[PDB]
U65 box H/ACA snoRNA; rRNA substrate of U65 box H/ACA snoRNA: 49 nucleotides with solved positions. The work is reported in "Solution structure of an rRNA substrate bound to the pseudouridylation pocket of a box H/ACA snoRNA" (Jin et al., Mol.Cell, 2007). Sample source: Synthesized by in-vitro transcription using T7 RNA polymerase from linearzed plsmid DNA. This sequence occurs naturally in humans.
RNA sequence: GGACCCGCCACUGCAGAGAUGCAAUCCAGUGGUCC
RNA sequence: ACUGGCUUGUGGCG
Repeated sequence: GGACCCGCCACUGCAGAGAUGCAAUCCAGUGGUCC
Repeated sequence: ACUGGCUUGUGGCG
C1' cells in the first nucleotide's frame, strides 16, 4: 500500500358446558494473517 | 474473528 472474516426466514395449539382466552427471557466486548 | 450462564421446537442458503 491492499484485502478478508458477518448474515436473514417461517410455523403450532389447550382448557371450558358455555362465557372466553393463553404461551422463551436477558446480557457483554474483540481480534488477525499475508505479498 | 472469538467466548459464557439454567438450556424450550425444527431446520435452510447465495
Method: solution NMR. The entry became public in 2007. The entry is an ensemble of 17 models. The PDB entry is titled "Solution Structure of an rRNA Substrate Bound to the Pseudouridylation Pocket of a Box H/ACA snoRNA".